[PDB]
C1' cells in the first nucleotide's frame, strides 16, 4: 500500500437437511530453477 | 500441486443484490546413540502446529512449536 | 532434463647461453631475461617488420612423493 477468508440483516428459488461449501468420478490451463560449470536466455518436454 | 471451469449432487437442477465488523508470524521436510536433542536450517502450494511456558511476568523485553508431499533439487 | 556467453586449475610435454642450487660434479623446472626456432607478410637476391606457445577435462576431486653420482 492495502487486499482478501468468515458471521449476521435478506431482497427472484437460492430449492427440496443425513442441507449449498462431505463433496470425488471425469476432462480442460500449470505451483521455476539445489547456495545448479557463480548467473542468465531460449528451446525438448503436457506440469516441472 | 492446489485453486479455478463444466457434466455427475447421501439437498431435484444456477451460487443472487448488498452493507457492517473479527483477523499474523513464525516452526521446514535432514543428519547424529546428547534422541522428553546436539548440529544443519532454499522458496511457491496445501497440510500438520502454536498465542504459553517461566520468571518482578497483564502487555513489553527472552524464548515454547516438524515432516511426507517422489519430492522445489 | 538438452544447447549457448564467464573464470582459472590440472596433466604430459619444449634448442643454446652467464649459474642458482652444491664440497665437487652429471642432469633438470625456468630469470616469461637474450640469439633462436616456429607463424607469417613485404618490391627480391640480402633481409626487414610484427607474435611467442602445444593438445585434453571443463572435474567444487586430487597435485603420490621424488634429483642422481662422488670426495
Nucleotide at each position: 500500500a492495502a487486499a482478501c477468508u468468515c458471521c449476521a440483516u435478506g431482497u427472484a428459488u437460492u430449492g427440496g437437511u443425513u442441507a449449498c461449501c462431505c463433496a470425488u468420478c471425469u476432462g480442460c490451463a500449470u505451483c521455476g530453477a539445489a547456495a545448479a560449470c557463480u548467473c542468465u536466455c531460449c528451446g525438448a518436454a503436457c506440469a516441472c | 500441486g492446489g485453486u479455478g471451469c463444466a457434466g455427475u449432487a447421501a439437498g431435484g437442477c444456477u451460487u443472487u443484490c448488498a452493507u457492517g465488523g473479527a483477523g499474523u508470524g513464525g516452526u521446514u521436510u535432514g543428519c547424529u546413540a546428547u534422541u522428553u536433542a546436539g548440529c544443519g536450517u532454499a522458496c511457491g502450494u496445501g497440510u500438520a502446529c502454536c498465542a504459553u511456558a517461566g520468571g518482578c511476568a497483564g502487555c513489553c523485553c527472552c524464548a515454547a512449536a516438524a515432516a511426507c508431499a517422489c519430492g522445489u533439487g | 532434463a538438452g544447447g549457448a556467453g564467464a573464470a582459472a586449475g590440472u596433466c604430459c610435454c619444449a634448442g643454446u647461453c652467464a649459474c642458482u642450487u652444491u664440497g665437487g660434479g652429471c642432469a633438470a623446472a625456468g630469470u616469461a631475461g637474450a640469439c633462436a626456432g616456429c607463424c607469417g607478410c613485404g618490391c627480391u637476391u640480402g633481409c626487414g617488420u610484427g607474435g611467442u606457445g602445444g593438445g585434453a577435462c571443463u572435474u567444487a576431486a586430487u597435485u603420490a612423493a621424488u634429483g642422481c653420482c662422488u670426495g
The RNA (Internal ribosome entry site) from Taura syndrome virus has 192 modelled nucleotides. It was solved by electron microscopy to 2.38 angstrom. The entry has 75 different proteins, among them 60S ribosomal protein L22-A, 40S ribosomal protein S21-A and 40S ribosomal protein S27-A. Keywords: rRNA pseudouridylation, IRES initiation, confomation, eEF2, RIBOSOME. The depositors describe the entry as "Hypopseudouridylated yeast 80S bound with Taura syndrome virus (TSV) internal ribosome entry site (IRES), Structure I". The 2023 paper behind the entry is "Regulation of translation by ribosomal RNA pseudouridylation". The reconstruction used 112,542 particles.